[PDB]
Solved structure of RNA (U4atac snRNA) with a sequence from Homo sapiens, 64 nucleotides shown.
The entry has 2 different proteins, among them NHP2-like protein 1.
Context: bound to proteins that are not shown
RNA sequence: UACUGUCCAAUGAGCGCAUAGUGAGGGCAGUA
RNA sequence: UACUGUCCAAUGAGCGCAUAGUGAGGGCAGUA
Numbered sequence: 001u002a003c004u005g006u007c008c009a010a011u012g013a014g015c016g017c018a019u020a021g022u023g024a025g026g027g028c029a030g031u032a
Numbered sequence: 033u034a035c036u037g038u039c040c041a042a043u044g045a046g047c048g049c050a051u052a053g054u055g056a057g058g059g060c061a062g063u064a
Stems, first nucleotide, its partner, number of pairs: 001064008014054002021047002025040008
Other pairs, nucleotide, nucleotide, family: 009056tWS012055tSS012056tHS013055tHS016051tWS018021cHS019048tWS023044tSS023045tHS024041tWS024042tWS024044tHS
C1' cells in the first nucleotide's frame, strides 16, 4: 500500500505541549 | 506491510497556520 473481518466516524475521524522548538528515517518506481 | 531497484537523509528525514482553533477517515485482527 492492498484485501478480508469487525468497531468507530460531519449528530465530527484525527489534532491540541514546546517555535531562540522538534530530531529518523524518508520519497519515487517494480513485485506480492 | 514485505521484498527489489533507485535517489535523498543527523553536514538533519519528517513536523511547523490559527485555539471563541483545526476539519476526514481512523482503531484492532488476520492475509499478501

Entry title: Structure of a hPrp31-15.5K-U4atac 5' stem loop complex, dimeric form. The structure was determined by X-ray crystallography at 3.3 A resolution and released in 2011. Primary citation: Liu et al., Rna (2011), "Structural basis for the dual U4 and U4atac snRNA-binding specificity of spliceosomal protein hPrp31". Crystallisation conditions: 0.1 M sodium cacodylate, pH 6.4, 20% v/v PEG550 MME, VAPOR DIFFUSION, SITTING DROP, temperature 393K. The entry is indexed under Major and minor spliceosome, pre-mRNA splicing, RNA-protein complex, U4 snRNP and U4atac snRNP, RNA-binding protein, U4 snRNA, nucleus, SPLICING-RNA complex.